[PDB]
Context: bound to proteins that are not shown
RNA sequence: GACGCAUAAAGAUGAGACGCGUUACAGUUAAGGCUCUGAAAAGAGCCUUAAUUGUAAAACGCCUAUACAGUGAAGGGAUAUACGCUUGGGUUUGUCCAGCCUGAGCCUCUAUGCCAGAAAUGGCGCCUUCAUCGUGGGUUAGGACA
DNA sequence: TCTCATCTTTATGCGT
Numbered sequence: 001g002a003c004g005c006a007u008a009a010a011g012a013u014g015a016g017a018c019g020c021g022u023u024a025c026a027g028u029u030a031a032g033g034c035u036c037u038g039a040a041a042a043g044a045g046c047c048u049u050a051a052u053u054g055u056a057a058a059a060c061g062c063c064u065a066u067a068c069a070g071u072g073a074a075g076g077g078a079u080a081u082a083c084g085c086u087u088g089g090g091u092u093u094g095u096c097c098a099g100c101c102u103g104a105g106c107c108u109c110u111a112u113g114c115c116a117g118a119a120a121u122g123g124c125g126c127c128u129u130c131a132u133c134g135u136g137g138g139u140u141a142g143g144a145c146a
Numbered sequence: 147t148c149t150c151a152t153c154t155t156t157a158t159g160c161g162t
Base pairs, nucleotide, nucleotide: 002162003161004160005159006158007157008156009155010154011153012152013151014150015149016148017147022057023056024055025054026053027052028051029050030049031048032047033046034045035044036043037042061139062138063137064136067135068134070132071131072130073129074128075127076126080112081111082110084106085105086104087103088102089101090100091099094145095144096143113124114123115122116121
Other pairs, nucleotide, nucleotide, family: 021058cWW038040tHS038041tHS058141tWS060140tHS065135tWS067136tSS069133cWW077125tHS082084tHS082107tWH084109cWS092098tWH097142tWW099139tSS117119tHS
C1' cells in the first nucleotide's frame, strides 16, 4: 500500500407512523357591509372576512373479484415460514429500468418479532383450509433511450 | 418530528 475487522461522523436508500398546512361540503361564533320592517330600541334576510367543529380529497391512471379485508372454527408453527432461493407477474408505457407490491415451487444462502418463565416450555403475532360476512387491494409526484 | 433497517465515503486504530 491492498484487504479484513472495530469504532465514530456525515450522507444516501427503503420501510412505517405522528402532526402542521392546503382544499371541498356542512354547522357554529364574532366583526363589518347591504336590504326590508318598526314610533323607537331593535327584529329578520343576504354577502364578506376571521376563528372554530365535523366529514371528505390530495395524483391522473393501470392492474386486480381466480382479488382484498373482517369474523369464527380446525390444523401447522425452526422436520416451519418468508422480507430468503429459483422462476414468473402488476405498476408498464413506444422500449428498458429502478423502487414498491406479489404468484408458484423450495429450504443451498439469508432472516425470524412480543409476553410469562433462571429454563425446558406455553401463548400471541404468523402460515394453511373451511364456513360466514362484506367490497376491497397493489402501485403510481424518478430515471434512460426514444 | 419520531421509529426501524441497510449502504457509501471519510478518518482512527488493530490484524494478515
The RNA (sgRNA) from Deltaproteobacteria, together with DNA, has 162 modelled nucleotides. The sample was in a buffer at pH 7.9. The structure was determined by electron microscopy at 2.73 angstroms resolution and released in 2025. The entry is indexed under DNA/RNA CRISPR Cas9 Cas9d Nuclease sgRNA, DNA BINDING PROTEIN, RNA BINDING PROTEIN-DNA-RNA complex. The 2025 paper behind the entry is "DNA targeting by compact Cas9d and its resurrected ancestor". It was solved together with HNH nuclease domain-containing protein. The PDB entry is titled "Cas9d 20bp R-loop Complex".